[PDB]
Context: one part of a larger RNA, bound to proteins that are not shown
Molecule: 28S ribosomal RNA, nucleotides 784 to 1683
Organism: Drosophila melanogaster
RNA sequence: GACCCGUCUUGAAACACGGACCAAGGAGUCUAACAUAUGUGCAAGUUAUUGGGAUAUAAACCUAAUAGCGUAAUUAACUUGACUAAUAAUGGGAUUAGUUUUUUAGCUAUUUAUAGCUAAUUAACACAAUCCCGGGGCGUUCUAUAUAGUUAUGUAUAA
RNA sequence: UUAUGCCUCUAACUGGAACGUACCUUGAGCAUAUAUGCUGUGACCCGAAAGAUGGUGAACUAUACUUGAUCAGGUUGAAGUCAGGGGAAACCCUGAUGGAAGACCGAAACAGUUCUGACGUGCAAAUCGAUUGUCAGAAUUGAGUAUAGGGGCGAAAGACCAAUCGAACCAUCUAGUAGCUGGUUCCUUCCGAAGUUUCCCUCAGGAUAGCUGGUGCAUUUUAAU
RNA sequence: AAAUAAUCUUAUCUGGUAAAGCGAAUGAUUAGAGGCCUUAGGGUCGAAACGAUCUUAACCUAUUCUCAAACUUUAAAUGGGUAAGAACCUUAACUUUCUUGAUAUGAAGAUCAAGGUUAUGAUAUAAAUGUCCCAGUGGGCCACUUUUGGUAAGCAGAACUGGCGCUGUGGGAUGAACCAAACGUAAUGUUAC
RNA sequence: GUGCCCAAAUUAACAACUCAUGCAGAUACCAUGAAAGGCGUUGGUUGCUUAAAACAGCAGGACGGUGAUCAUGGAAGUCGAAAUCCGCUAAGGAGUGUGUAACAACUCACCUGCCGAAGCAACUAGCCCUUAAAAUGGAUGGCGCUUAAGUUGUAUACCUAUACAUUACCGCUAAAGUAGAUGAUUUAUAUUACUUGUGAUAUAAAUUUUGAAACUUUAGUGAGUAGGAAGGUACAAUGGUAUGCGUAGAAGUGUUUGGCGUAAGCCUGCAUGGAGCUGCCAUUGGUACAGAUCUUGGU
Numbered sequence: 001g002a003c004c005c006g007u008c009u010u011g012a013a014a015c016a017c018g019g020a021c022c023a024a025g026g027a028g029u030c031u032a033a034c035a036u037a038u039g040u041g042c043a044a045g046u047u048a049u050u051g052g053g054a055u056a057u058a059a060a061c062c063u064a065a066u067a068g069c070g071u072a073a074u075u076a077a078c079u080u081g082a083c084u085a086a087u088a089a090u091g092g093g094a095u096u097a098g099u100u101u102u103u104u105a106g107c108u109a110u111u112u113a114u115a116g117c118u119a120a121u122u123a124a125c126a127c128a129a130u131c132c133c134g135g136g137g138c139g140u141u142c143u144a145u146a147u148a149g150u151u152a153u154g155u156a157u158a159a
Numbered sequence: 160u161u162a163u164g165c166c167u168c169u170a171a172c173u174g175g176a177a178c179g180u181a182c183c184u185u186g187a188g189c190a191u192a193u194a195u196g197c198u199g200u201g202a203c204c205c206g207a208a209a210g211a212u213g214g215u216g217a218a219c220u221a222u223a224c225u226u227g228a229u230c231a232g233g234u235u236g237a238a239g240u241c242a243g244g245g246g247a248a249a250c251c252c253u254g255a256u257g258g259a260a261g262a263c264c265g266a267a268a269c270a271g272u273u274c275u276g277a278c279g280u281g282c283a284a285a286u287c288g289a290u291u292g293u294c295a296g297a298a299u300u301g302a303g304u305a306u307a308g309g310g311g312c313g314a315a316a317g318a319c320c321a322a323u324c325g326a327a328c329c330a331u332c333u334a335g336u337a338g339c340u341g342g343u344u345c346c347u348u349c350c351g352a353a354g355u356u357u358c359c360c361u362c363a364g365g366a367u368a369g370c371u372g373g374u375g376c377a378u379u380u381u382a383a384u
Numbered sequence: 385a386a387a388u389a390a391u392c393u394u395a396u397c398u399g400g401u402a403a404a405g406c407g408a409a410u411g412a413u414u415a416g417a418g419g420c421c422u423u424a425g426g427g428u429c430g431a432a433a434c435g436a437u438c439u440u441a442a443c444c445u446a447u448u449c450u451c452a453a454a455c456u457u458u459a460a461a462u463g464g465g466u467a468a469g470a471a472c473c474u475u476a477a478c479u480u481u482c483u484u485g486a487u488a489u490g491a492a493g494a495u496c497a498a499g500g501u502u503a504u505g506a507u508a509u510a511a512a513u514g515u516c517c518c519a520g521u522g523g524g525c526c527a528c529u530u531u532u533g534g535u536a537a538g539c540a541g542a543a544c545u546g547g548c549g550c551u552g553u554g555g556g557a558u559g560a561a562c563c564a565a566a567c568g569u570a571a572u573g574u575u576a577c
Numbered sequence: 578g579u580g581c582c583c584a585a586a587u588u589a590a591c592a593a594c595u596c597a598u599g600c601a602g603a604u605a606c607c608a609u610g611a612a613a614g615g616c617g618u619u620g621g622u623u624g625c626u627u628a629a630a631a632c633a634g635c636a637g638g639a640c641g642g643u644g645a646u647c648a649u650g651g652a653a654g655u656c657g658a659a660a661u662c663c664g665c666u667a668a669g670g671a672g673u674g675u676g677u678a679a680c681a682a683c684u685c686a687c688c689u690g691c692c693g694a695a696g697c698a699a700c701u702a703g704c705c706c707u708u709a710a711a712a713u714g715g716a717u718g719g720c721g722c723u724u725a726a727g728u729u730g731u732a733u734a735c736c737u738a739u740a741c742a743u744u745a746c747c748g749c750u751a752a753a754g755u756a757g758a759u760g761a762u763u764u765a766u767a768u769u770a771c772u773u774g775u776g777a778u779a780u781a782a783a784u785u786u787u788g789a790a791a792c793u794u795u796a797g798u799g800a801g802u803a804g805g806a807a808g809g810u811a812c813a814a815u816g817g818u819a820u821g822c823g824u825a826g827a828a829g830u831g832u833u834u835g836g837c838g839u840a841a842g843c844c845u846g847c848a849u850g851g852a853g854c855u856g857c858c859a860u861u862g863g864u865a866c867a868g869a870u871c872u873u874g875g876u
Stems, first nucleotide, its partner, number of pairs: 004019004020876006031199002034196009045069003051063003073080001091133004098125002103120002108115002134184003137180004142175001151170002203342002206339001210332006221306009232264003239256006268293003273289002276287002308324001310320002345809006355368001357366003369521002372516001374514002378510001388508002393468006403458001404456002410452003417445003425439001427437001429435001472499001476495001478493003524548004529543002532540002553564003568746007578735002580720003586733001588732001590731005602722001614706002617704010637688002640664001642662001670685001747799009760785011812862008821854002829849004835844001837842001
C1' cells in the first nucleotide's frame, strides 16, 4: 500500500446470484453443402475410386467407357446463339509499373571509344487495376418496306 | 425427281435505333488440404411446464356385489292390552302394563372440534396429550369379487384411484424445443469496440448498415538504394 | 512533385436562432391627449331644437405602457456549401446525321500553336483500394453549454462536445464520470494539489 | 498542498478583516439555506450643522390683540380648527405636553448664558450575529487552532504521480546493410614499376560462416473489456527419426537440491518408487478447469 472471487450489469466489496474444502471427470465437435482466403497438382481442361485389371494385401500401382464441373449465353417458351476481318485483353480513350528509344550538356572510366547517371525530352508498346465511350448475343419495343429487290419452290421448257 | 429460262403468286432473307441483362469483348478452370464464416443435423455444455405410443396398478382410498364376524350399562316411555271412574249417549278421565324411535347420556370401536397445547433436523414424511363427535343406525369391519387413466369411482371436496391427481404410474419417441438462466479449461505479443439507423406479430431476439480485426494488393519526384 | 489529402486563411454562397422590434404587418395591449364631428348617450338654453351649450360614448388623428413556443421589417457569433492552376490558360480550324444556325456560325468534342519561377498557411505518426460486409454490438450511464415534459426528483426525453463503460496512477479523507494525467521493467531529475 | 497525523513554511514574507455561550470558520464540483435586519465591527457614498463656538450636560422667557376666531362631550391659545396676521419682541406660536370636558396651572419650540472640537443623519457592503428546529454517539477527514493552523489580496521558497526529460534493458512498428570466401583484409619485409612518390608483385605471421527462417545498423514507441489475429506452451497418439535413456533403477510422487524462462512452463540433485520412457520433423485428438445449487468418491 492493500475489500472477494466468478457473473449479469449503467454501476458489484456489495444488504445481488453461485461458491465449506480436495482429487478425478467436465463444455465450440463430427458430418453435409456452399462461399472466401491460403498451400499444392495439372491447365481448356481437369477429376483413379462406381468398376475392372494386375497383384505383395481393407494400402500402393495401373486403367476402358462414361460422368460431374469448366469450356457460351439468353428467353416464360418456341426461336436464336457473341467484335468491320486471314489477325487483336472493356475495340477506342485517359491514368499507366516496366522494356525499347531520342538527342542534349552532363556525370565515373574514357581508347575519349564505350558504359552508368539524372533528367531536359522525343517516339513506341503500353502489363495489372480502376475510371469513361463503344461494339456484339439474346430479350422487349419503336421504326424502315411506299418497299422494290435479293434465293428457291412455283414458274419457262425438257425429262 | 431431273435440265435450264425467269417471274416472283409463295416460304426464306436482308434493314436503322433505343432500352434491358447473373451474357460477350480470344479462355481459367478442375481436383485437393486447411482456417474462417453461414446453414441443416443432439450441434458448445447442462435445464422446461408440456404432446404422443404402448403398457402396469383398486395391497391404499372411492363405490358396488357376494359371503362372514361386531357394538357394556343405563335413560325415556309410541301403538296394543288389562281393571277401576264419570256419562242419556257420544265418548272422556285415572292407575298399571307395554317397549316403539335414522329418540337420550355414555363404554368398546369409528371419527377429529378446540387447545391455534405437544411436537415441528419428530416417536411420527400427520404423531402425542387432554377436550370434544357418534354409538343399534344412511352402523363399523374382514375376505372374495367388480369398475383402469382424457378412464374409474364420487351423500361433490376437482375428493380419491398404492406418501403420486385441475389428470396415475412406467418405459420409450427423446439427447423434444428453449429469442431465457448458469457455465464455457494455457501464457505472452499486437490491433481494439457497441449500445446507433432501417425493416420484423418486432420491444430480453434477429436481419441490416455504422464501428472492428485479419489478409493482401496497387503506387505516387504527397514509394522505398 | 507542375499532385494528393484534413483544422485556419482567402474569396464567395446560404441561414432567421441570440439580440433587436411593436412611433412596420399579424397578434395581444395600458394610459390619457387632440379633433370639423354629427356616430353621437344624457341633457341643457329650446315645442324639439333643426339656433346653441357643454357633457358622454365612440370614430378619426399624433402618441403612449408592456409583450408573443405556433409574430415579423432588421439581423449576429457558432456554423453549412464550394473554390484556391498544367485534369490549367489562351490561339486555330476541324468534327456532328442533328434538334436548333445563311460563316452550313452555337454547343460538346478530336489534333495543332503559345505559356517562367506552379499559384494560401501549416501537416503527413504512410496513404489508396479490394475481399473475408469476417468478430462483437444493436439495455448505456455521466457531464459543460442548449433544452422539453414535471411542482420537484440521484426523475423523464433530445442537441453538441468530452468522458465513464474498457482505465490504472496523482489529487479531492471517502467516490464510475470531478481536476491533473493516460500506464513496457528501472535510476536520476523536474511538475495540477 | 507545507502546524501534527502527512512528505514539505508554525515562512530571519506581508498588510488587513474576524470573537462566534451547544456547528466560529476552513480546499471549486459538494454534499443544503432564504428575505429583512443589528448604535457588533470595519470600510465606504450622499446630506447637513459647526469655530458669528455646534453637539452633550446643568439658567432665563414663553403670552396676548383674543373668551376676537373653529370647537359647548370645552375652546377661554389648547379632544378636533375654518383660519389668521401680528402686537409684544435677542427669543412668546390664535400656541408644544400627559388619551388633563371649563378658566387656569403647567412646560416645550426659541434665543442668550454655559462649555468650546468637530458633530448629526440616511444609506451602502465586508466579516460576525440573529434567522438556523430531529431522532444510536460524532465529525472542517481527525487532533486541535483564535497577533491562526480561520477568511480575503499577494510573496518567496519547498514537497508531491505510472506525466515531462536524459540513460540502461524488453518487445513492437518502420526503415537500412551483408552474402565473389580456389575471396577479402591487416601488419612487416624482401624485391620492385618507379612519380619525386605511390602502387603492383614474392616471403613470414595474422584475422576473416550466420537455423541467410540468419547477422549487423538506425529511429520511434507500449491503456484495454467484448473481440480478432500472430508466436509459444502443457496432454496423448500415428508416421519417420535421435547407431536416444532404462533393474548400475522407467513412469509417477514428494521435497528449505540448485538454477532457467517475461510467462505458460521446464531442466537438475536427493528422497521414495520398481518397469518402461523421451528429444526432434511431420500429421492428428475424447487435447489444458476454480466456478456450472456442475458429476462421482473423500474430508